[PDB]
RNA sequence: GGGGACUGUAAAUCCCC
Numbered sequence: 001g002g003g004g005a006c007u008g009u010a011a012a013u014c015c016c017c
Base pairs, nucleotide, nucleotide: 001017002016003015004014005013
Other pairs, nucleotide, nucleotide, family: 006012tWW007011tWS
């Protein structure tokens, strides 16, 4: 910090760095 997974579904969190 994005984004996967998880989440039953929006999001958060851990990791990759």